[PDB]
Solved structure of RNA, 17 nucleotides shown. Keywords: anticodon stem-loop, RNA. The structure was determined by solution-state NMR and released in 2012. Primary citation: Chang and Nikonowicz, Biochemistry (2012), "Solution Nuclear Magnetic Resonance Analyses of the Anticodon Arms of Proteinogenic and Nonproteinogenic tRNA(Gly)". NMR data were recorded at pH 6.2 and 298 K.

C1' cells in the first nucleotide's frame, strides 16, 4: 500500500500478506 464479497429503494460493515 492494494482488493474482495454481502444487500438494493437506499445507506452502509468485514477481513489480510
Nucleotide at each position: 500500500g492494494g482488493g474482495a464479497c454481502c444487500u438494493u429503494c437506499c445507506a452502509a460493515g468485514u477481513c489480510u500478506c